Overview
An RNA structure, in which 41 nucleotides are resolved. It is bound to DIGUANOSINE-5'-TRIPHOSPHATE (GP3). The depositors describe the entry as "RNA hairpin complex with guanosine dinucleotide ligand G(5')ppp(5')G". Crystallisation conditions: 0.05 M Magnesium chloride, 0.1 M Sodium cacodylate trihydrate pH 6.5, 1.4 M Sodium acetate trihydrate. The structure was determined by X-ray crystallography at 2.98 A resolution and released in 2018.
[PDB]
C1' cells in the first nucleotide's frame, strides 16, 4: 500500500417489530 | 465513504 474480518464514526435506503395517531401518516435498524 | 484492529500478501 492490498485483500479478507472486526470495533468505531459519519452519509445514504428502507420500516417488519416497536413508538404516535381516529385515520392519514409521521418517528425509530435491531435490516441493509 | 472514513478512521483504528486482527489476520493474510
Ligand atoms: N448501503 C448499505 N449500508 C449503507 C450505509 O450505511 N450507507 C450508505 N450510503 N449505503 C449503504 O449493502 C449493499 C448496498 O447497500 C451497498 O452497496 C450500498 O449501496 C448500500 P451491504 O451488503 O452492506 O453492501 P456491501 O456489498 O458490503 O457494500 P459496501 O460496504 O462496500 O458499501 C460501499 C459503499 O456503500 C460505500 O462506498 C458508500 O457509498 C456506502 N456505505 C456503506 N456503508 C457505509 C457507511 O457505513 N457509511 C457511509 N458513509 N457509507 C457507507
Nucleotide at each position: 500500500c492490498u485483500g479478507c474480518u472486526g470495533c468505531u464514526g459519519c452519509c445514504g435506503c428502507u420500516a417488519a417489530g416497536g413508538a404516535u395517531g381516529a385515520a392519514a401518516g409521521u418517528c425509530u435498524a435491531u435490516g441493509c | 465513504c472514513a478512521g483504528c484492529a486482527g489476520c493474510a500478501g